Overview:
The RNA has 18 modelled nucleotides.
[PDB]
């Protein structure tokens, strides 16, 4: 730097 | 629209 379970909105 | 277990870099 980028994705992302799940979470919240 | 945001956070993020874990992951990649």
């Nucleotide at each position: 730097g980028g994705c992302a379970a799940g979470c919240c909105u």

Released in 2002, the model rests on solution NMR data.